[PDB]
Context: bound to proteins that are not shown
RNA sequence: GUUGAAACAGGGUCAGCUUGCCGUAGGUGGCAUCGCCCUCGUC
DNA sequence: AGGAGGGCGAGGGCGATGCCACCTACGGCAAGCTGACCCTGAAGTTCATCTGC
DNA sequence: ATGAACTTCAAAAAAAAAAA
Numbered sequence: 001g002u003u004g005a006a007a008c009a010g011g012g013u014c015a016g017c018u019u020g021c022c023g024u025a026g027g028u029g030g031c032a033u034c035g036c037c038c039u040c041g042u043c
Numbered sequence: 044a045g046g047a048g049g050g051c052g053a054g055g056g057c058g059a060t061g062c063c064a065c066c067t068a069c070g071g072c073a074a075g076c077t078g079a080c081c082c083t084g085a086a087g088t089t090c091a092t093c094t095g096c
Numbered sequence: 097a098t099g100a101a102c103t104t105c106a107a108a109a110a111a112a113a114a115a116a
Base pairs, nucleotide, nucleotide: 010082011081012080013079016076017075018074019073021071022070023069024068025067027065028064029063030062031061033059034058035057036056037055039053040052041051042050043049084105085104086103087102088101089100090099
Other pairs, nucleotide, nucleotide, family: 008010cWS014016tWS015077cWH020022tHS026028cWS032034tHS038040tWS091098cWW
C1' cells in the first nucleotide's frame, strides 16, 4: 500500500416392489479272524 | 513250635482294515422402471433508478 | 446513469473389436 479482487454444488430424491432351490436319489452289493499253539518241566 | 506258600517263562505269530463305482442330474441369477430434474449464457437492450443540473 | 431484468440470439451431438 496502485494492480483479480467477489464467487456453493447447491437445495433433495427408499431402489425400490418380490421371487421355492428346487423337485429326488440304495451306499451299496459282500467278505471266515482266521489257520494253531503241552502250562508246562518238578518239588 | 517252625515249617515253606513259587521258581520261570513264555503272554503272539501273520496277513489282511479293503475292493468298486458314484459325489451328480436340470434350469433359472432375472423382471422393470429410472440414470434424473431446475438453473447457470453471450450479448444486447431496456428499464428502473441516480446523480447532477 | 448504472445494473438488474430481460430479450433476443441458436436450433447439438452420437461410437465401439474378429482372424488370416